Solved structure of RNA (Y RNA sequence, first strand; Y RNA sequence, second strand), 20 nucleotides shown. The entry is indexed under HEAT repeat; von Willebrand Factor A; Rossmann fold; MIDAS motif; RNA duplex; ssRNA, RNA BINDING PROTEIN-RNA COMPLEX. Ions in the entry include acetate and magnesium. Method: X-ray crystallography, resolution 2.2 angstrom. The entry became public in 2005. The work is reported in "Structural Insights into RNA Quality Control: The Ro Autoantigen Binds Misfolded RNAs via Its Central Cavity" (Stein et al., Cell(Cambridge,Mass.), 2005). Crystallisation conditions: MPD, sodium acetate, magnesium acetate, DTT, pH 3.6, VAPOR DIFFUSION, HANGING DROP, temperature 278K. It was solved together with 60-kDa SS-A/Ro ribonucleoprotein.
Context: bound to proteins that are not shown
RNA sequence: GCUGGUCCGA
RNA sequence: UUGACUAGCC
Numbered sequence: 001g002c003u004g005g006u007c008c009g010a
Numbered sequence: 011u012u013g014a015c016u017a018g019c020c
Base pairs, nucleotide, nucleotide: 001019002018003017004016005015006014007013
Other pairs, nucleotide, nucleotide, family: none
């Protein structure tokens, strides 16, 4: 630099 | 809106 997941909306 | 965490990649 990058891409999977949990949370964060109303 | 300009994330937190987590797992991993070059």